The RNA has 31 modelled nucleotides.
The depositors describe the entry as "NMR solution structure of the C/D box snoRNA U14".
Primary citation: Chagot et al., Biochimie (2019), "The yeast C/D box snoRNA U14 adopts a 'weak' K-turn like conformation recognized by the Snu13 core protein in solution".
RNA sequence: GGCACGGUGAUGACCUUCGGGUCUGAGUGCC
Numbered sequence: 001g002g003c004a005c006g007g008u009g010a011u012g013a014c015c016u017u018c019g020g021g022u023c024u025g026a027g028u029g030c031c
Stems, first nucleotide, its partner, number of pairs: 001031005012023004
Other pairs, nucleotide, nucleotide, family: 006026tWS009026tHS010025tHS011024cWW016019tWS
C1' cells in the first nucleotide's frame, strides 16, 4: 500500500434455573 472480518462490537472475564446479558473499548493476519 491493498483486501477480509469489525459500530446489530475485536478482545479477556464474571453472573446463571441453561432461557441470556453485562463490563473493556479496536485490533489481527498475508505479501